Context: one part of a larger RNA, bound to proteins that are not shown
RNA sequence: GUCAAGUGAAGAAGCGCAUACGGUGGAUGCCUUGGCAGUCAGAGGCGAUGAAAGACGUGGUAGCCUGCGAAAAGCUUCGGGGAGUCGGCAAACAGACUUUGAUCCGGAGAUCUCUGAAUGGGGGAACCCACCUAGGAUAACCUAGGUAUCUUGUACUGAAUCCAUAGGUGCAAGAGGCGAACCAGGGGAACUGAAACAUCUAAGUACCCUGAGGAAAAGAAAUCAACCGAGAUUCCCUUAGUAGUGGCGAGCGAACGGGGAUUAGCCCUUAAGCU
RNA sequence: AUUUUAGCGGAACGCUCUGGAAAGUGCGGCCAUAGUGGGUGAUAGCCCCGUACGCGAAAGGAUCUUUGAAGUGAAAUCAAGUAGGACGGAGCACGAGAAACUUUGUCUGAACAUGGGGGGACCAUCCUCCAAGGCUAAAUACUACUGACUGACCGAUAGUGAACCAGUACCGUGAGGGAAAGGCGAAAAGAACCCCGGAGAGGGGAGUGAAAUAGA
RNA sequence: CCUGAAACCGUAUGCGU
Numbered sequence: 001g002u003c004a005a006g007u008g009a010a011g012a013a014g015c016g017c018a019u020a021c022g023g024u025g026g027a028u029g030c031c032u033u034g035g036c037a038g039u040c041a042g043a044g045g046c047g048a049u050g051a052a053a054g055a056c057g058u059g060g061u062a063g064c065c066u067g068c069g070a071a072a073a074g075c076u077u078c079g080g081g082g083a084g085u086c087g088g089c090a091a092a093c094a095g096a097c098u099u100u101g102a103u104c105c106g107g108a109g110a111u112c113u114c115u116g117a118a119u120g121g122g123g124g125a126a127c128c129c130a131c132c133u134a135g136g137a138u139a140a141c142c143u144a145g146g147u148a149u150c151u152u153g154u155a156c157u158g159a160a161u162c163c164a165u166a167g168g169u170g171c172a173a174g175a176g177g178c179g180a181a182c183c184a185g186g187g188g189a190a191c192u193g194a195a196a197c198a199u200c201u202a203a204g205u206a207c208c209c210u211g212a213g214g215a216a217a218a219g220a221a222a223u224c225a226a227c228c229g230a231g232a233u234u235c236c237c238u239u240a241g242u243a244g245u246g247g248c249g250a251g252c253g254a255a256c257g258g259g260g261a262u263u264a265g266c267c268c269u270u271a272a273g274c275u
Numbered sequence: 276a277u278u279u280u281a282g283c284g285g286a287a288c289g290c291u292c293u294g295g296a297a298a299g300u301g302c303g304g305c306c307a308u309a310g311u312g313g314g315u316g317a318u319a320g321c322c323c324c325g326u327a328c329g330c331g332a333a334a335g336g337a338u339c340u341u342u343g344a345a346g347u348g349a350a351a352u353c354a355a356g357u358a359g360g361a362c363g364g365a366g367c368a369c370g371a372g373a374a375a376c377u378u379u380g381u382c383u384g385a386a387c388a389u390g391g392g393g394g395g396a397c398c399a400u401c402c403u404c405c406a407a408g409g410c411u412a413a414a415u416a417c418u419a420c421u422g423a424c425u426g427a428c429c430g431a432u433a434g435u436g437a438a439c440c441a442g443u444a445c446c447g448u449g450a451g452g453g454a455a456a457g458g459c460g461a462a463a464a465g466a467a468c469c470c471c472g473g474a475g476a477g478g479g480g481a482g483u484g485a486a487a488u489a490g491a
Numbered sequence: 492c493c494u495g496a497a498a499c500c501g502u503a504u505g506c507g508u
Stems, first nucleotide, its partner, number of pairs: 014508010029493001030458002034429002036426001038424005043418002045178002053115003056069003061091001063089003075109006120129003130147007150174008182213001183211005193200001197247001223230002234261005244252002265410003277337004288303003292299001304321002306310001312324003359383003364378003369395001391404004445452002465492001468480004
Other pairs, nucleotide, nucleotide, family: 012013cHS012014cHS024498tWS025497tHS026495tWS026496tHS027495tHS028494cWW032431tWH033438tWS035434tSS037425cWW044214tHS047117tWS048119cWH050117tHS051118tHH051177tSS052116tHS054126tSS057072tWS059064cHH059065tWH059087cWH060091tWW060092cWW066073cWH069070cWS071074cSS071110tWS079281tWS082100tWS084096cWW084102tSS085095cWW086094cWW099100cWS138140cWS149175cWW151172cWW158166tHS159165tWH160164tWH161163cHS161164tWS181214cWW181417cSS182416cSS183216tSS188204tWS188206tHS189205tWH190203tHH191202tHS192201cWW193250cSS199249tWW200250tWS200370tHS204205cHS213215cSS214416tWS215415tWH218233cSS219232cSS220265tHS220411tWH222391tSS223403tHS225228tWS225402tWS226394tWS227401cWS232413tWW233414tWW239256tHS240255tHH241242cHS241253tWS242254tWH243253tHS244368tWS246249tHS246370cHS250370cWW262413cSS264411tHS267350cWS268270tWS271353tWS272351tWS274350tWS282329tWW284328cWW286309tWS287320tSS291300cWW293297tWH294296tHS294317tWS295316tSS296316tSS297299tHS315319tWH330331cWS332333cWS332334cWS355386tWH356357cHS356384tHS357385tWH358384tHS362380cWW367375tWW369372cWS379380cHS390405cWW418419cHS429433cSS433438tWH436441tSS437441tSS441455tHH442453tWS443454tWH444453tHS459463tWH459489cSS460462tHS460464tHS461485tHH464483cSS464489tWW465490tSS465491tWS466481tWS466490tWS467481tHS472475tHS472476tHS473474cHS482490tWW483487tWH484486tHS484489tHS
C1' cells in the first nucleotide's frame, strides 16, 4: 500500500443563560425661599376728601413682575444713621456724595390720567357728547370750580278753587358701595332614618334676603319656690339621658336644686325730659 | 395719664495634626442675668450677625385720665281697643291630649293698684309679685388682617389647587372647571487655544477645580 | 449639570442549541 462494514468531532442564519461595561429613565438618600395647625398679644373695619378691584402709561436701551400716576422705580419736609448707590428675572454705557439727609428705614404733606357705588346725559368698563359761572385767549380755545336720585329740614313759590294743601324750584345735613367668620330677624327644603311608608325624623339644618356692632342680643320681677325661703341677665359643670312627650314606633328630651365665672342698676326719645 | 409705629450698646481663643478647605484630632485658658439659635469652604459659648437690660420719638396713632360741647347719660310718674274671651295657627322638651303659660291673622271686650295675675284642667283658702313706657358695663362668640412664638407637623406623587412669573396655561357661548413644572460648585473660576464638521450640530484634546462618568 | 435604581435596549467574553 487496496475495497467492504461499523462509528461520528468540528461547522450557528440566528437565538438561551451568567458576568463585565455602557445608554434610556427618573425613583431612593440628603436638603429647603413654601406650607400646616396651635399658644399668647394686638385691631375689628374701608368709602362721596371718591373705596375693594382693575385698564393704560412710566426706566439710557427690550418683554414681564414690584413700585408709582403727565410733578409717574418719584417731589418737599421733620426724625433715625453713615459709605457706598441706580428695584426683581439679568450685561456693558452714562453719572450723583464722603464723612454725612446720597442710597436706605419711620411720621406728616403735595400731585393723584381714565374706569368702577361712579354721581353732568348716555354707553359694548377702561369710550362718546356736554352745559353753567367767573376769569383769560386771534374767525379753532384754555384755566378754575360747579351740575345724580332719595331722605330729612329750610326758604321762596302757588293748581283746578274764594281761601290753601298738592305740586314746583333754591339751599343745608346725612345715606348709597365693599368685606372671611361672628349676632338678631324675614322666608324656609329634600335626600336619608323608621330595615316599606303617608304622622314624625332629618330640621327651623342647607340656602336665599334685611339690619347692626366690634361684639350683638338679653336684663333689674304682674319671677321661682312651699308655709321654709330665694331676689336681674349672660356662660361652663352637674341634676339626667331622669320626669315627661311619642303611629307610646324611630326617637326627642326639661325644670327644681346644688357648684363656679363675672359684681352696677336705674328710670321718661314719650303726661312733664336729662335720652 | 401710658403705650405704639426706627433704632442703639451688647461679654469671652491660642498653638498642633490630617485635609482642597478646620468649627474636627490634640493640648490649655476664658465668658455667663445671654450654652442647644442662625452661617461661615466639614461638627464654633469665645470668627460674623444675634441673645439679657435700658433710652425712647421732630412728629403722628390708640388707650386710661381732667376737657370742651354734644351724644357715652348718671338721670320723674304712669299705661285701653290693654287684660281676658271665641274659632284658626305657632313657640313652649309637650304629635287635642284632664292641657296651664306665652304669642297674634279674624271677630270682640274689662276692675282702677279698697283693684289686679300667678302658683300645669277646675274650684275654694294661703303665699308671692305690680302688666299694658324707656336706659344700661362685665363674664361671651368670631378671624379675611397683623405680630411674636411653638411643634413625637410636611419635606416636592407630601404640605395650600400654587416652594417654579398659579387661579397662570388650557377646556368651555357662559356660570364654572383647572394642571404640570425644585437641587452644578466653597466660588462662575461657565471651558482662551488646536483638530474633524455646513461657514454648523456634535465630538477629540488642552486648561479651571478637591472632583468634569460635577459641563450648564 | 448632587446621588442616579427598576422595567426597556444594546456591545464584548464563556458554555448549550